[PDB]
Context: bound to proteins that are not shown
RNA sequence: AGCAAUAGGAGCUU
DNA sequence: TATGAATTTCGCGACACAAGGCCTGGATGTATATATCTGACACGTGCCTGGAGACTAGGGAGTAATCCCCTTGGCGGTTAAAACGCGGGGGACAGCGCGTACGTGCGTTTAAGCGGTGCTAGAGCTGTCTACGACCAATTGAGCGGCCTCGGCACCGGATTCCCAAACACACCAAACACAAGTGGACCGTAAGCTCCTATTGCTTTAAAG
DNA sequence: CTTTAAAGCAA
DNA sequence: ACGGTCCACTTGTGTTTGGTGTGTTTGGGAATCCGGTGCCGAGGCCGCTCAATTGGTCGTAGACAGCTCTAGCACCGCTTAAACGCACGTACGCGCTGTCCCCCGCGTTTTAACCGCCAAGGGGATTACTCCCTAGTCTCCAGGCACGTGTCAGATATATACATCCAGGCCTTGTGTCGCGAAATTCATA
Repeated sequence: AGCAAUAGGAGCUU
């Protein structure tokens, strides 16, 4: 001494 | 891309329509054949006035001779006019269009033409007598020929002016492309922060090697 | 005869 | 989802070259004016003559009066042919454009008109002589004119045959449009 990304969906407060 | 077969475009031929030219067919106008009849022309008649005949006398016109003037002919020179040639521009002539004014035709109106009546102004003819113009001899002055002079006009040159013939400055209008907007339809972006969960992260088929 | 890796492809 | 900046193709307006046109310019030939001059005809003067004037006689042309009769004027009525107005169409006049050519303006060369001069002669104008041709006069008669009468030549009405005029219809040719065929185009696709 090292815990992926991209999407969709549902939500929080204005 | 090479190339082929179907599609599109172009050209030619045929058909249809319109325009132009020539011929035939009533209508109208012109020529002819015929019967009437009538009035204008041609012929017979008396006569009387104009044309012919015979003669004179005298002026006009013809003929001879003369002269002179003016017409013709000829020559030279000079120079103005005619002939000739050429470029060009305006006018004559041809062709076209159009529009209105002139010709043709029809119906209506008007006054010309014809005849018939009547009146009178004036044309045409006749007799008179008188004033007016022809004729003639004499007188004379107005006009005509001939000479002479000068001024009005022709001519020449020089200056004045007056129409002229394109050329120039400047006007203006037609057009095609230089130059100005109005318009249609392309792109880019749409609050902030936060939470969770859930699913997916290329798939299928073919080929090669053990 | 079977398995793995690489390359290509739709409406 | 509706809005808006950007880009240039479409729609539209303006220039100003370049050609046709014309008001005015201005040197330049051509007609005109002006002054000198000279020359010849127009105007005046004189001498002469012949034609106009005066006075007087005489014949007759025509002015005037007066008279007759014709033919010009005014009117009326009726018929019909001509004039007038109007519609309608087309063909001729006139304007416009174009072209083509044939007179004009001008310069050069040639020729013959013109002008001055002189000669010849012919023919016109004049004069004088002569003769013969025409006007004038008087006389005579016959030809041509006014008048009347008859008849056929031409106008007129009637009918009939043939000659131009006026379109209209039919036939033929040319042009335009459409269709078909051919060739050129053009685009599917391993």
Keywords: chromatin, nucleosome, TRANSCRIPTION. An RNA structure, together with DNA, in which 425 nucleotides are resolved. Method: electron microscopy, resolution 3.8 angstrom. The entry became public in 2022. Among the 17 different proteins in the entry, which are not shown, are Histone H4, RNA polymerase subunit ABC10-alpha and RNA polymerase II subunit. The reconstruction used 75,631 particles. Entry title: RNA polymerase II transcribing a chromatosome (type I). The work is reported in "Structural basis of RNA polymerase II transcription on the chromatosome containing linker histone H1" (Hirano et al., Nat Commun, 2022).